[PDB]
Context: bound to proteins that are not shown
DNA sequence: TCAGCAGCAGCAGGTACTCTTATTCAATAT
DNA sequence: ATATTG
DNA sequence: CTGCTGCTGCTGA
RNA backbone atom coordinates (compact mmCIF):
# COMPACT_ATOMS: atom_id res chain seq x y z
P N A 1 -2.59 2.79 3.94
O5' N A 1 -1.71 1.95 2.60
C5' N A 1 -0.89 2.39 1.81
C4' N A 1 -0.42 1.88 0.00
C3' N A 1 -1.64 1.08 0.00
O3' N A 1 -2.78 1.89 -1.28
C1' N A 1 0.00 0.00 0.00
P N A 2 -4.31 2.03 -1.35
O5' N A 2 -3.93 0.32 -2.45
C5' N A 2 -3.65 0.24 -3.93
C4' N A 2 -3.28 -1.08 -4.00
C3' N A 2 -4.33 -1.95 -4.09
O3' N A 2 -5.53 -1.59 -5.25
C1' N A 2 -2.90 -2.97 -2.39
P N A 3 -7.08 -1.76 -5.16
O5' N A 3 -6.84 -3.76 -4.96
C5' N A 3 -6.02 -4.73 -6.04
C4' N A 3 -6.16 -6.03 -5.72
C3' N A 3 -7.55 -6.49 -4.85
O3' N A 3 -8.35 -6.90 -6.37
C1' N A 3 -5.82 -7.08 -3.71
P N A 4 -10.03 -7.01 -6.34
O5' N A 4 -10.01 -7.95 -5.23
C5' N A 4 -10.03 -9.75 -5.30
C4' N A 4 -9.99 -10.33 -4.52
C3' N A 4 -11.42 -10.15 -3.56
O3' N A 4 -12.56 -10.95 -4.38
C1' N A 4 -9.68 -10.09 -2.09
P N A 5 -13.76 -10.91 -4.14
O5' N A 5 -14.36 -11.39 -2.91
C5' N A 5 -14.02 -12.76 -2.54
C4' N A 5 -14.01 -13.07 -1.35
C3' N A 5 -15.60 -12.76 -0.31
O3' N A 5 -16.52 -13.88 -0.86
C1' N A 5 -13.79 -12.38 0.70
P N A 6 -18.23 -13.26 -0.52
O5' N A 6 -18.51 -13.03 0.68
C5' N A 6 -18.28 -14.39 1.88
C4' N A 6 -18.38 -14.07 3.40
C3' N A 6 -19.48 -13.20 3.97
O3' N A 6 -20.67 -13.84 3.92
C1' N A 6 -17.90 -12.22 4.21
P N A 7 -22.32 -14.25 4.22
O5' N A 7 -22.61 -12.13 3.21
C5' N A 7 -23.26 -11.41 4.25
C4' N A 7 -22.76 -10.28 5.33
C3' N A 7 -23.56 -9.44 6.05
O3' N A 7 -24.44 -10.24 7.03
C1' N A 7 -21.05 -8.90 5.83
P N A 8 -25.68 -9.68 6.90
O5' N A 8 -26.08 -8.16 7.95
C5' N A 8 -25.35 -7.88 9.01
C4' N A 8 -25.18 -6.54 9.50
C3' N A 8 -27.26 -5.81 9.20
O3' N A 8 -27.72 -6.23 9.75
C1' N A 8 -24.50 -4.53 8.80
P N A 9 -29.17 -5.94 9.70
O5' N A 9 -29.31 -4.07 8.79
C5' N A 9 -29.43 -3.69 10.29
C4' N A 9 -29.44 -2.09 9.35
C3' N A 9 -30.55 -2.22 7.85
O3' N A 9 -32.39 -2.32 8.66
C1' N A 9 -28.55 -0.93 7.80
P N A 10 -33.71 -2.05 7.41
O5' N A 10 -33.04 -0.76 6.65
C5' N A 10 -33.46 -0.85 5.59
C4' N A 10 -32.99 0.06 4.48
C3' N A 10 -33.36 0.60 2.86
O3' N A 10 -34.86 0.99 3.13
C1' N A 10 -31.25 0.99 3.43
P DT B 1 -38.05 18.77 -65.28
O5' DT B 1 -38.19 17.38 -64.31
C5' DT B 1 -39.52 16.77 -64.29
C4' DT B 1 -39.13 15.26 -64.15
C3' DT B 1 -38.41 15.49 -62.46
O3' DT B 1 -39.01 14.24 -61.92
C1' DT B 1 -36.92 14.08 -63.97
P DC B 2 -38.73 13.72 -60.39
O5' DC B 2 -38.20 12.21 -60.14
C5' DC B 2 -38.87 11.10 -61.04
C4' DC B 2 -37.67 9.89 -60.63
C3' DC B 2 -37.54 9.79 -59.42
O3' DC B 2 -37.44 8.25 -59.07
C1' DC B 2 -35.61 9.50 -60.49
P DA B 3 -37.62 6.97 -59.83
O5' DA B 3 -37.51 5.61 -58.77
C5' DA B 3 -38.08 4.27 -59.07
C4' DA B 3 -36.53 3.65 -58.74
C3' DA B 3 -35.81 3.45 -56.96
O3' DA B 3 -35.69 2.12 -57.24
C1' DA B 3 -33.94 4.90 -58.75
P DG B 4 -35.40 1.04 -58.24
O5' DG B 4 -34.66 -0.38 -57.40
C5' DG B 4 -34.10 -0.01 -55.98
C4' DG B 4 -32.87 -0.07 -56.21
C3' DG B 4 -32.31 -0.50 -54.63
O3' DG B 4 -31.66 -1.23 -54.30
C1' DG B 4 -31.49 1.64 -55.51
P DC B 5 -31.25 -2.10 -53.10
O5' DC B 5 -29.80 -1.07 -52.84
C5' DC B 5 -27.84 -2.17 -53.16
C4' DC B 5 -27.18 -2.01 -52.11
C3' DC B 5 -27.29 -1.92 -50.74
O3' DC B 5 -26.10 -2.73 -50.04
C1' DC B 5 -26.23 -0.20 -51.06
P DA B 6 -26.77 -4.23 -49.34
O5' DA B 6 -25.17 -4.91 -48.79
C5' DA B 6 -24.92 -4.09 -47.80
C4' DA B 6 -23.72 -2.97 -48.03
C3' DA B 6 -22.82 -2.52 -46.70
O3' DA B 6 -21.83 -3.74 -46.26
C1' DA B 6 -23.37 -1.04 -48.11
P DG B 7 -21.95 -4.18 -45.15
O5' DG B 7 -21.06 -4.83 -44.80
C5' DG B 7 -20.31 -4.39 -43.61
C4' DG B 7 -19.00 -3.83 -43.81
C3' DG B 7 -18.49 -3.52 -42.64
O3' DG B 7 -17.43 -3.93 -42.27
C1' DG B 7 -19.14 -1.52 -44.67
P DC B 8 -17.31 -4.66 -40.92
O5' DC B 8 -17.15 -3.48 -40.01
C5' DC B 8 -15.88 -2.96 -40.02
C4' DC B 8 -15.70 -2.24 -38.56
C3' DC B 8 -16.02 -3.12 -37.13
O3' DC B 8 -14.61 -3.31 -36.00
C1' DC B 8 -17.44 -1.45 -36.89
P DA B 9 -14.49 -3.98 -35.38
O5' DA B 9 -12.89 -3.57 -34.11
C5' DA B 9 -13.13 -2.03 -34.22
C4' DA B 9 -14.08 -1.70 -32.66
C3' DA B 9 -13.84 -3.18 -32.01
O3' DA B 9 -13.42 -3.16 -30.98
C1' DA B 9 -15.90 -1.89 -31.90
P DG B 10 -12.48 -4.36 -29.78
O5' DG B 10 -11.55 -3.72 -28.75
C5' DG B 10 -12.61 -3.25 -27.31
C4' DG B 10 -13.29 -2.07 -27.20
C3' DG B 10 -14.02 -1.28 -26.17
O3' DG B 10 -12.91 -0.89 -25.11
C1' DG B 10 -14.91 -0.89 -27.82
P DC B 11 -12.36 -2.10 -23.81
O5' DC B 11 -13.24 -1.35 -22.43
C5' DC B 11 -13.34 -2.04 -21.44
C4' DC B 11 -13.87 -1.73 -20.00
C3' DC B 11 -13.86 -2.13 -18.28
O3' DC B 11 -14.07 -1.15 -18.12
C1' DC B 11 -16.47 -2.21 -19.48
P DA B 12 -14.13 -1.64 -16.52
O5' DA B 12 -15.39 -0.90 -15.50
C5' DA B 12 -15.09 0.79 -16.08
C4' DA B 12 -16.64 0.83 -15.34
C3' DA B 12 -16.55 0.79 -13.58
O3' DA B 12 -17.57 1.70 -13.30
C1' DA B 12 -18.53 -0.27 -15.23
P DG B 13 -17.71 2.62 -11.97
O5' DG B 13 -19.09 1.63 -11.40
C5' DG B 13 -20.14 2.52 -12.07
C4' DG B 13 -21.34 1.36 -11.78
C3' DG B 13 -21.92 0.97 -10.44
O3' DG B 13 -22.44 1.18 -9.47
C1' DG B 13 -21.83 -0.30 -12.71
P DG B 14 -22.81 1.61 -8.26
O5' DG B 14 -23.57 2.60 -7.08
C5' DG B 14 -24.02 3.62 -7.60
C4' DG B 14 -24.84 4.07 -7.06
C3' DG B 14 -23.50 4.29 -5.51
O3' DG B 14 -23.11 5.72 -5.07
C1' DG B 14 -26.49 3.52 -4.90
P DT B 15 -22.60 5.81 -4.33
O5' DT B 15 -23.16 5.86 -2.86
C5' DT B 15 -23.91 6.92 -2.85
C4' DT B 15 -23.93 7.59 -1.23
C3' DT B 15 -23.35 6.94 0.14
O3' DT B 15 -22.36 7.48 -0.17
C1' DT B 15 -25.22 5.89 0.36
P DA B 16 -21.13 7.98 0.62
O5' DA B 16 -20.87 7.85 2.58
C5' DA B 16 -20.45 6.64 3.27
C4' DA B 16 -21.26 6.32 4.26
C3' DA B 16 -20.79 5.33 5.92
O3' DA B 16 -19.88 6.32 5.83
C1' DA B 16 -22.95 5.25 4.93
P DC B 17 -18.39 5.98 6.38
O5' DC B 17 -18.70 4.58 7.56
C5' DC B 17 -19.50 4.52 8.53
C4' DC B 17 -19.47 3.17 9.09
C3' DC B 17 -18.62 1.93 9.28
O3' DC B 17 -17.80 2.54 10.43
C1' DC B 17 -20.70 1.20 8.61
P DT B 18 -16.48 1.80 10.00
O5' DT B 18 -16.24 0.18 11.05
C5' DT B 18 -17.20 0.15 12.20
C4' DT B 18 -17.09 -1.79 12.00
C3' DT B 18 -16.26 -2.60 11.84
O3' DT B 18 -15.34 -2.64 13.02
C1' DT B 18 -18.00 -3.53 10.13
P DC B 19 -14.09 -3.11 13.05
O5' DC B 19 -13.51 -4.18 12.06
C5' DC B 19 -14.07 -5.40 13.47
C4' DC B 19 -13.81 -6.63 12.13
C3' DC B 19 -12.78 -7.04 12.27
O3' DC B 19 -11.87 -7.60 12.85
C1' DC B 19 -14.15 -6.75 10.08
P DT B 20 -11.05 -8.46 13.63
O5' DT B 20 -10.33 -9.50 11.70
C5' DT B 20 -10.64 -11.13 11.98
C4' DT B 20 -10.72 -11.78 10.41
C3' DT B 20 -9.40 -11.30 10.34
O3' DT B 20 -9.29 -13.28 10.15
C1' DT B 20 -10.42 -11.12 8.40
P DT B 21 -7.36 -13.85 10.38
O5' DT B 21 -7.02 -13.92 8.56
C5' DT B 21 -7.70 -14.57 7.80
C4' DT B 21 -7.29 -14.11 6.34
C3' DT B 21 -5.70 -14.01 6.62
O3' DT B 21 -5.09 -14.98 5.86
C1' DT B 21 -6.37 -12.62 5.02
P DA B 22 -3.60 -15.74 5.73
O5' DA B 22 -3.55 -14.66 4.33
C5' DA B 22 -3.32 -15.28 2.91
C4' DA B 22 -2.85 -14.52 1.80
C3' DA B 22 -1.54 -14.69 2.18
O3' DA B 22 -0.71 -14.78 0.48
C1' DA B 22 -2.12 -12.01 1.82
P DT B 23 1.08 -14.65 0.01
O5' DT B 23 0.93 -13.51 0.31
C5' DT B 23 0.77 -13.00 -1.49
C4' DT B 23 1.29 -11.52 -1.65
C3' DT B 23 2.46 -11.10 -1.65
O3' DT B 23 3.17 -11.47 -2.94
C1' DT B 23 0.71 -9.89 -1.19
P DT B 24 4.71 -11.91 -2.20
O5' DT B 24 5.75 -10.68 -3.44
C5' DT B 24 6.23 -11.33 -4.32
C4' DT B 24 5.38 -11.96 -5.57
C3' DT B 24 5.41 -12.43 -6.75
O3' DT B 24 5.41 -14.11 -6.55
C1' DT B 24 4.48 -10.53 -7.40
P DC B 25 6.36 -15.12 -5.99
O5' DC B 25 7.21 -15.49 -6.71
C5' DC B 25 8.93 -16.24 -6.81
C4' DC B 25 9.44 -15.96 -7.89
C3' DC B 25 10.72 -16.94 -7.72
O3' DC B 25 11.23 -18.33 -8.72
C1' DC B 25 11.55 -15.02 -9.07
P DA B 26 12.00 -19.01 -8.12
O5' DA B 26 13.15 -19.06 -9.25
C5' DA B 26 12.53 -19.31 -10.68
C4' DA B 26 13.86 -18.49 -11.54
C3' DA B 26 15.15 -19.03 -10.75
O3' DA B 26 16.00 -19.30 -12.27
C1' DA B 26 15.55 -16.70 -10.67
P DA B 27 16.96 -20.18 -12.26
O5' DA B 27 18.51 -19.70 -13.06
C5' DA B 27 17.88 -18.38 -14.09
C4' DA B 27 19.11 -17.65 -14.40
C3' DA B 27 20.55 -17.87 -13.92
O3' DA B 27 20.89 -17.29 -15.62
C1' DA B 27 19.95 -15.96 -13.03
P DT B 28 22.84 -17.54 -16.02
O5' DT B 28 23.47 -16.59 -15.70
C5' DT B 28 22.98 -15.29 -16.59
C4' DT B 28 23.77 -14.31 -15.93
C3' DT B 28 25.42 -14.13 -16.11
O3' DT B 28 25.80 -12.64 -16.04
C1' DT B 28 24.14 -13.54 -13.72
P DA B 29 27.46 -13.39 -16.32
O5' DA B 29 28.30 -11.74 -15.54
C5' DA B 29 27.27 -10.54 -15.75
C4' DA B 29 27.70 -9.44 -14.21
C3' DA B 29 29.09 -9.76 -13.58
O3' DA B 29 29.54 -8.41 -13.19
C1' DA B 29 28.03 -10.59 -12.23
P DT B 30 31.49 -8.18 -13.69
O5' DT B 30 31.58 -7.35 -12.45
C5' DT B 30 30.63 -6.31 -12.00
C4' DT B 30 31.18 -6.37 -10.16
C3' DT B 30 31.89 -6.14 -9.56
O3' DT B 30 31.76 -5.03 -8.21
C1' DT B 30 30.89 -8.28 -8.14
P DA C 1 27.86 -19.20 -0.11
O5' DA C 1 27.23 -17.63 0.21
C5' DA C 1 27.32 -16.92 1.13
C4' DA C 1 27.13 -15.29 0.97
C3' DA C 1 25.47 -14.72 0.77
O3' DA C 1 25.85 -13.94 1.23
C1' DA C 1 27.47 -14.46 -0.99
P DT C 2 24.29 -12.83 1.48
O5' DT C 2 24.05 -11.60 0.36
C5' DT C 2 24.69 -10.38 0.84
C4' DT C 2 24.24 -9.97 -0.36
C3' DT C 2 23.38 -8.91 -0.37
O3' DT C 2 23.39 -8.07 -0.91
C1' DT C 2 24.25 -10.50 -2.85
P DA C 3 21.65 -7.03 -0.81
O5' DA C 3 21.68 -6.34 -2.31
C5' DA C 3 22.35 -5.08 -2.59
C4' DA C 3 22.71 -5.13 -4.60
C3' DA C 3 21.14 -4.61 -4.56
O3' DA C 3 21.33 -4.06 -6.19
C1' DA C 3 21.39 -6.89 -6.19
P DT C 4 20.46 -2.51 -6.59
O5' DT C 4 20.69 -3.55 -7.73
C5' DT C 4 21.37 -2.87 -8.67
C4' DT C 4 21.17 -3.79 -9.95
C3' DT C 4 19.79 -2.77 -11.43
O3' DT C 4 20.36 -3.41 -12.29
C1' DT C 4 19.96 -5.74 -10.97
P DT C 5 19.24 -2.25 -13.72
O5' DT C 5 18.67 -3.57 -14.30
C5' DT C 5 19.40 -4.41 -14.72
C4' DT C 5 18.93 -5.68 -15.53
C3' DT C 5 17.29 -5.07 -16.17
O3' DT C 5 16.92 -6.13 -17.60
C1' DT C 5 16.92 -6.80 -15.02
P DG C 6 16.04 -5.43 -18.81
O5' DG C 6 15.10 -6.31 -19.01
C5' DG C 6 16.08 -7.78 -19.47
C4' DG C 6 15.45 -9.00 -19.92
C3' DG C 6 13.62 -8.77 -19.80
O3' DG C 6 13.46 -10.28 -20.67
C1' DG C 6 13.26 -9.51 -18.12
P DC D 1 -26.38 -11.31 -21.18
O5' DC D 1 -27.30 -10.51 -20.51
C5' DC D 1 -27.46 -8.54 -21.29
C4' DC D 1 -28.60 -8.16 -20.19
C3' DC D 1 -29.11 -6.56 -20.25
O3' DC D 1 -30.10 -6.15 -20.55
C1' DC D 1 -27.43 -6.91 -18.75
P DT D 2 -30.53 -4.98 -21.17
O5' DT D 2 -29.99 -3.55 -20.65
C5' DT D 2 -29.73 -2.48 -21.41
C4' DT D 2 -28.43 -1.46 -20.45
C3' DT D 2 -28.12 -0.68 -21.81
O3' DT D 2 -28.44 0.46 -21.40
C1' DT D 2 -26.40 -1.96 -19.99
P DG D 3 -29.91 1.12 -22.05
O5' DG D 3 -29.70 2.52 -22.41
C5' DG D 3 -28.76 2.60 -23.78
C4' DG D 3 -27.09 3.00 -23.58
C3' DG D 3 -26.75 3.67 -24.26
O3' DG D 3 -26.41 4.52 -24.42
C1' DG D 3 -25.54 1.68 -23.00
P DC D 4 -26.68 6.24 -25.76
O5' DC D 4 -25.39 5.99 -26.74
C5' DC D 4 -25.90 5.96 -27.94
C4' DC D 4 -24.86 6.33 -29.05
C3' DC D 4 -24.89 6.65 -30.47
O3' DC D 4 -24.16 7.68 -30.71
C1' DC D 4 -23.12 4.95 -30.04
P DT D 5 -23.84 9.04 -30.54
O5' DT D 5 -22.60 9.54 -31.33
C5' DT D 5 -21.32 9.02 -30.91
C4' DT D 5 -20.83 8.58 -32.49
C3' DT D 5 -22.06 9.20 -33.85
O3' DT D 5 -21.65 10.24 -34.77
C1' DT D 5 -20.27 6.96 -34.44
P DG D 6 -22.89 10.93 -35.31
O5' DG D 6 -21.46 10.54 -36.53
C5' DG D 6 -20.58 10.97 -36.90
C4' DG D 6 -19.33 10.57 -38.14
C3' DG D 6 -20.29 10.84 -39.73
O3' DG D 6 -19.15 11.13 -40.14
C1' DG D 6 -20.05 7.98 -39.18
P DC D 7 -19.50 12.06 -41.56
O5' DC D 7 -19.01 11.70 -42.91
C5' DC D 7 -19.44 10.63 -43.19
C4' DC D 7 -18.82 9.89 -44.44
C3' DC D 7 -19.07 10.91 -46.09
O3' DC D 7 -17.98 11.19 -46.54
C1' DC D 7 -19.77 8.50 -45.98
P DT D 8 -18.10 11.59 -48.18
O5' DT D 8 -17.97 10.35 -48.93
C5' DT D 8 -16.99 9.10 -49.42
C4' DT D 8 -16.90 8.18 -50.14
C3' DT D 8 -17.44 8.66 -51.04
O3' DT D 8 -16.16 8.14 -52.47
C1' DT D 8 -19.05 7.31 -51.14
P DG D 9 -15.69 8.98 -53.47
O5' DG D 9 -16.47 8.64 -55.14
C5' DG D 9 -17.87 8.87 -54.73
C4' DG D 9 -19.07 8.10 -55.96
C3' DG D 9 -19.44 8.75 -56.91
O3' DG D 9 -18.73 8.13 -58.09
C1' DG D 9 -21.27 7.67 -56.09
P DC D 10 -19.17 9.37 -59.66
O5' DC D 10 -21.03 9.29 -59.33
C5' DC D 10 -21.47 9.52 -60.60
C4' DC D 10 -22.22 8.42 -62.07
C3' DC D 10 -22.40 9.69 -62.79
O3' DC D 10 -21.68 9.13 -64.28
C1' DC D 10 -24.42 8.01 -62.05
P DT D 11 -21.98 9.47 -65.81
O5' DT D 11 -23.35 8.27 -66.09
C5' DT D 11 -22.42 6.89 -66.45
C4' DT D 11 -23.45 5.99 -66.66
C3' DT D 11 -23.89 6.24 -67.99
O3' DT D 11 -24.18 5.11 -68.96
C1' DT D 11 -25.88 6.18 -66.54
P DG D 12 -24.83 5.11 -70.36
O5' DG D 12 -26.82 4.68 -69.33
C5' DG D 12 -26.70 3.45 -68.77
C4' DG D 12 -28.04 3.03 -68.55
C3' DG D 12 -29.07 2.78 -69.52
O3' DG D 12 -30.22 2.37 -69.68
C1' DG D 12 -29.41 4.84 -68.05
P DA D 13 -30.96 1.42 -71.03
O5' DA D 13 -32.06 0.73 -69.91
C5' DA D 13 -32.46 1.23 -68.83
C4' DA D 13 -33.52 2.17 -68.87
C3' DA D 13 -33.92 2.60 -70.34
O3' DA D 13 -35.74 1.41 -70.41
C1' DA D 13 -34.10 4.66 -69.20
RNA sequence: CUAAGAGUAC
Method: electron microscopy, resolution 2.63 A. The entry became public in 2025. An RNA structure, together with DNA, in which 59 nucleotides are resolved. Zhao et al. published it in Nat Commun in 2026: "Stepwise transcription stalling by the anti-cancer drug Actinomycin D and insights into short tandem repeat transcription inhibition". The depositors describe the entry as "The structure of 3 ACTD bound to RNA polymerase II elongation complex with 4 CTG repeats". Among the 13 different proteins in the entry, which are not shown, are DNA-directed RNA polymerase II subunit RPB7, DNA-directed RNA polymerase II subunit RPB9 and DNA-directed RNA polymerase II subunit RPB2.